Context: one part of a larger RNA, bound to proteins that are not shown
C1' cells in the first nucleotide's frame, strides 16, 4: 500500500421510543411537556473492599465516548468532606513480630521457652445522640431543640468494696409477650372519577 | 350512568412508670389430681391463695403552646419482621477470649484532644489491557393482587429509555431465535439427539420386589369455573373444610405456575468427591470388614542443629496399610519374593590383642566374631499362584 | 505323577473378562451382529488382587413397551433480529 469504505457498531427475556417545544453556528440521541414503554432481591435504598477527586459549579469540544453532541465519569479553572456520644482508636481470636536464650561456618536463617507488642473499620467484644432545619456540594459532624456518657474539680452523702453478676456464646423443634409493616371497620382532611 | 377508587390522618432519643416467663418464699394439704403445642409436675408437698426477685428496640405519662403538615392532625381490630422471654430434643460433634460493665448515691462546674468523613460501589467510577453480556461481600426477606410461596405473571414507591448509532425496502436468497402444520407416527439417527408429551389440587385406587424403612406421586380412574343462599372447625382472619340450587364456554391448575409413564440388564451400595479451561463416570471418598506397629523415655513422622507434629492424646488410643453398606460367604498353596522369630554349625568389618616383617612404619597372616547371610521355623484379608500329562 | 508349593473349592460364566463369534436354543420383530433367558469345554472367570448377590439411590452404560411429536415421509406459510440499499464510524486475517 492492497485488503476496504469491507467486518463490527443486530442476536443476551431489558426489542423503546414518538409528537410538540427549549438552547445553539450546528440537535435522532443535551434539556422541558405529553403520549408510549422498561426494571421489582433489582435497573430501587444503604454500604464493605477496591478506586482516588471520578463529587459540585463555571467555561469548553483538540482528546476520550461503538454514530452525533450544545452533553459527559472527557479538557481547563475554581470549590467541596466540620463529630465527647458513627467508625477508628481500646480488647483479645486463629495467628504474627520484637527482644532474650539456644542453634548455625554464618546471617537478613531456625524450632522451643520466657517477656513485650501486633492481630477484627461491612461482619467478634465495646461508656454515651435523638428529632428537625440547612448547602451547588457535608451533615447522629454544621445550625435549632432536647438528651446522654466518661474523667476530673468543688460540695453533700458514703465507709461499704469484693464475693458475685455481666461481657459470654452450638444445632434442630416450639409456646408466650410484642413493635413496624400489611389488611379490615368506622370518623376526619385532601385528591381522582363521573 | 353506577358509588366507587387513591393519598394523608405524624411526632424521636431520653426521663419516669408497668410486667409476662423463669426462680424462690409463706399458706394450703392433693394418695389422683394439676398442666402443655409437645414433653411433663407432685407428701422430697400438686391445685388454689398471698408475696419476693424479675423483660422488650414493647405499653403508658412526660419530652411536645418541640418538630413537621396545605389540611385533618383518628380510634379499634387481626396477623404480627424487629426486640423480649420460656419449654423441649441432639452430640463417638460440646459450640472463643480478653478489655470493659454491674456490684457502688446525688449537685454544680470543667475537660472530651488525635485519625476517617466527598463520590462510585458497578451491563461506564472495583478486578478482568476497554465506558468488557464475565467476576465481586453485607443489609433492605413484611409494598399491592396472586398463590403453598422470598415462585410466575401484572402493578406501586423509587429508578430508567445509556444492556447507547441511525435512516429505507411487504423487507428476496441465506442465517439466528421461534410459532403453526393435513394424513402417517421414530419409517429419522450410532442413539428419540432436538422437540414434544405429562403437569397444580382433592377424591378413589395402586403391582413385582424389599434391608419392612421403602417401592409410591407406582400404574389407573374421576373431580376442578362463575353465580345465589348456606352448614361445619376455630376467639377470629381480608383462615380452612363442605352442602343445595342456578348457570356459560371447544376448553374452568382456561394465562402463568405445573411429573410423561412402565419393564428387563450392567455398574457403584447410599448423600458426598474430581480432571479451574474437551473426561462427572463404573474413577476417589464413605460407614462397614480386616491385617500391621506401639505401654508413652512408645509406634509413626518433620528438623543440619537447637528442637518439633501426633499430644490439653494413652490401646474403647493413634499410627501404617488393604477391602469397600447390608445378606450368604471368603477354599487349597510358605517352593520363589517380602516380613518376622530362632539358630549347634558355617560365613561375617573395624578397634584392641597374638605371629611375621620394619632398630619404627608401610604390609602379610592369625585369633575373637556384632548385626546380617547360610540353615530352620511362622506367616497369603503378604507380593502372588491354583497347570501339562496319565489311571 | 511332572514343573515350581498347591492344582481352582462356593459361586459366576460367550461376561465392561470369550479369540473363534453374528457361538447354539428360546423370547421379541415382517426382518434384531442389539437386548433378555438357558446352555457353556472359561483363547485368558473365581473368592477382602475379594466371589456371588442385592431393596433403595443415579444428569452413569445397553434394551423393550404405552403415550407424544415436523426426527422422518416432505416440505409449506408465518414471527422477531440480521442479511440488501442510504448517512456516520471504521478494523483484521492475508500478499
Nucleotide at each position: 500500500c492492497a485488503u476496504a469504505g469491507u467486518a463490527g457498531c443486530a442476536g443476551c427475556g431489558a426489542u423503546a421510543g414518538u409528537c410538540g417545544g427549549g438552547u445553539g453556528a450546528g440537535a435522532a440521541c443535551c434539556c422541558c411537556g405529553a403520549c408510549g414503554g422498561c426494571c421489582u432481591a433489582a435497573u430501587g435504598g444503604a454500604u464493605a473492599a477496591g478506586g482516588g477527586u471520578u463529587c459540585c459549579u463555571c467555561a469548553g469540544c483538540a482528546c476520550u465516548g461503538c454514530u452525533g453532541a450544545u452533553c459527559a465519569g472527557c479538557u481547563g479553572a475554581g470549590g467541596g468532606u466540620u463529630a465527647g456520644c458513627c467508625g477508628g482508636u481500646c480488647c483479645u481470636a486463629a495467628g504474627u513480630c520484637u527482644c532474650a536464650c539456644c542453634g548455625c561456618a554464618a546471617c537478613u536463617c531456625g524450632a522451643c521457652u520466657g517477656a513485650g507488642a501486633c492481630g477484627a473499620a461491612a461482619u467478634g467484644g465495646g461508656a454515651a445522640a435523638c428529632a428537625g432545619g440547612u448547602u451547588a456540594a457535608u451533615a447522629u459532624u454544621c445550625c435549632u431543640g432536647u438528651g446522654c456518657c466518661a474523667u476530673c474539680a468543688u460540695g453533700c452523702a458514703g465507709u461499704g468494696a469484693a464475693a458475685g453478676u455481666u461481657g459470654a456464646c452450638g444445632c434442630c423443634c416450639u409456646g408466650g409477650g410484642g413493635u413496624c409493616g400489611a389488611u379490615c371497620a368506622c370518623g376526619c382532611c385532601g385528591g381522582g372519577c363521573a | 350512568u353506577c358509588g366507587c377508587c387513591c393519598g394523608g390522618u405524624c411526632g424521636a432519643a431520653c426521663c419516669g412508670u408497668c410486667c409476662a416467663a423463669c426462680u424462690c418464699c409463706g399458706u394450703g394439704g392433693a394418695a389422683g389430681c394439676c398442666g402443655u403445642a409437645a414433653u411433663g409436675g407432685c407428701a422430697g408437698g400438686a391445685a388454689g391463695c398471698g408475696g419476693a426477685c424479675g423483660a422488650a428496640c414493647g405499653g403508658c405519662g412526660g419530652c411536645a403552646u418541640a418538630g413537621g403538615g396545605a389540611a385533618a392532625c383518628g380510634u379499634g381490630a387481626u396477623u404480627c419482621a424487629a426486640c423480649c422471654u420460656g419449654g423441649g430434643g441432639c452430640c463417638c460433634a460440646u459450640g472463643a477470649a480478653a478489655a470493659g460493665a454491674c456490684g457502688a448515691g446525688c449537685a454544680u462546674g470543667a475537660u472530651g484532644u488525635c485519625c476517617g468523613u466527598a463520590c462510585c460501589g458497578a451491563g461506564a467510577a472495583c478486578c478482568g489491557a476497554c465506558a468488557c453480556a464475565g467476576g465481586u461481600g453485607u443489609c433492605c426477606a413484611u409494598g399491592g393482587c396472586g398463590g403453598c410461596g422470598a415462585a410466575a405473571g401484572c402493578c406501586a414507591a423509587g429508578g430508567c429509555c445509556u444492556g447507547u448509532c441511525g435512516g429505507g425496502a411487504g423487507c428476496a436468497a441465506c442465517c439466528a431465535a421461534c410459532g403453526u402444520u393435513a394424513g402417517g407416527g421414530a419409517a429419522u439417527u450410532c442413539g428419540g439427539c432436538a422437540a414434544g408429551u405429562u403437569a397444580g389440587u382433592c377424591c378413589c385406587g395402586u403391582a413385582c420386589c424389599u434391608u419392612c424403612g421403602g417401592a409410591a406421586g407406582a400404574a389407573g380412574g374421576g373431580a376442578u369455573g362463575c353465580c345465589u343462599g348456606c352448614u361445619c372447625c376455630g376467639g377470629a382472619a381480608c383462615g380452612g373444610a363442605g352442602c343445595a340450587g342456578g348457570u356459560c364456554g371447544c376448553a374452568g391448575u382456561g394465562a402463568c405456575u405445573c411429573g410423561g409413564a412402565a419393564g428387563c440388564u450392567c455398574g457403584g451400595a447410599c448423600u458426598g468427591u474430581c480432571u479451574a479451561g474437551u473426561a462427572a463416570c463404573a474413577a476417589c471418598a464413605u460407614a462397614g470388614g480386616u491385617g500391621a506397629c506401639c505401654g508413652c523415655a512408645a509406634a509413626u513422622c518433620c528438623g543440619c542443629a537447637a528442637g518439633g507434629a501426633c499430644u490439653c492424646g494413652u490401646a474403647c488410643g493413634g499410627u501404617c496399610a488393604c477391602u469397600g453398606a447390608a445378606u450368604c460367604c471368603u477354599g487349597c498353596c510358605c517352593a520363589g519374593u517380602g516380613c518376622a522369630g530362632g539358630u549347634a554349625u558355617c560365613u561375617g568389618a573395624a578397634c584392641a590383642c597374638c605371629u611375621c616383617g620394619u632398630a619404627c612404619a608401610a604390609g602379610a597372616g592369625g585369633a575373637c566374631g556384632a548385626a546380617g547371610g547360610a540353615c530352620c521355623u511362622g506367616u497369603c484379608a503378604a507380593c502372588g499362584g491354583c497347570g501339562g500329562g496319565g489311571g | 505323577u511332572c514343573u515350581u508349593a498347591a492344582g481352582g473349592u462356593a459361586g459366576c460364566g460367550u461376561a465392561g473378562u470369550a479369540c473363534c463369534u453374528u457361538g447354539c436354543c428360546g423370547c421379541a420383530u415382517c426382518a434384531g451382529u442389539a437386548g433378555c433367558g438357558g446352555c457353556u469345554u472359561g483363547c485368558a472367570u473365581g473368592a477382602a488382587u475379594g466371589g456371588a448377590u442385592u431393596a433403595a439411590c443415579c444428569a452413569g452404560a445397553g434394551c423393550u413397551u404405552c403415550a407424544c411429536u415436523g426426527u422422518c415421509c416432505c416440505a409449506a406459510c408465518g414471527u422477531u433480529g440480521g442479511g440488501c440499499c442510504c448517512g456516520g464510524u471504521g478494523a483484521a486475517c492475508u500478499g